Background
The RNA (tRNA-Gly; T-box riboswitch discriminator) with a sequence from Geobacillus kaustophilus has 130 modelled nucleotides. An Rfam search finds the family "tRNA" in it. The literature on the family includes a 1993 paper in Trends Biochem Sci by Hou, "The tertiary structure of tRNA and the development of the genetic code". From the family's description: Transfer RNA (tRNA) molecules are approximately 80 nucleotides in length. Their secondary structure includes four short double-helical elements and three loops (D, anti-codon, and T loops). Taxonomically the source falls in Geobacillus (Bacteria, Bacillati, Bacillota, Anoxybacillaceae). Crystallisation conditions: 0.1 M Morpheus Buffer System 2 pH 7.5 (Sodium HEPES; MOPS (acid)), 0.09 M Halogens (NaF; NaBr; NaI), 10% w/v PEG 20000, and 20% v/v PEG 500 monomethyl ether (MME). The work is reported in "Structural basis of amino acid surveillance by higher-order tRNA-mRNA interactions" (Li et al., Nat.Struct.Mol.Biol., 2019). The entry is indexed under Riboswitch, tRNA, RNA.
């Protein structure tokens, strides 16, 4: 190069057209 | 310490297009990985 | 250490 | 970086 | 300047060096 | 002057 997959909070992931989330990590309190 | 309660922390790899509106759809590109083919 | 106006080893001169 | 020599 | 694996880096298909082949 | 082939990076076995 040509095919296939992944890329989202520091890290691992969820979120599949209408205001972005959890766990661990950091801060406070019990 | 560990459990629990809260808090702070992001414009979704980047660019462009579609849409009133995109992390999500389309196109380009970057890295990482797997395979095939070349070069060393 | 990997695209190179070639490479390994040895004796020199040289940065 | 270079000269020679020798080897693939 | 032999062969078969592997690894690593590249996607530049090039230069250089030896060998062979043919113009 | 072109074509092919190997060498011009490292390792293993032949």
């Nucleotide at each position: 190069g040509c095919g296939g997959a992944a890329g989202u909070a520091g890290u691992u992931c969820a979120g599949u057209g209408g205001u972005a989330g959890a766990a661990c990590a950091c801060c406070a309190c019990c | 310490a560990a459990g629990g309660u809260g808090g702070g922390g992001g414009u979704c790899g980047c660019g462009g297009g579609u849409u009133c509106g995109a992390a999500u759809c389309c196109c380009g590109u970057c890295u990482u990985c797997c395979g095939c083919u070349c070069c060393a | 250490a990997a695209g190179u106006g070639g490479g390994u080893g040895c004796g020199c001169g040289u940065u | 970086g270079g000269c020679g020599c020798a080897u693939c | 300047a032999c062969u078969c694996g592997g690894g690593u880096g590249g996607a530049a298909c090039c230069g250089c060096g030896g060998g062979a082949g043919c113009u | 002057g072109c074509u092919c082939u190997c060498g011009u990076c490292c390792c293993g076995a032949g």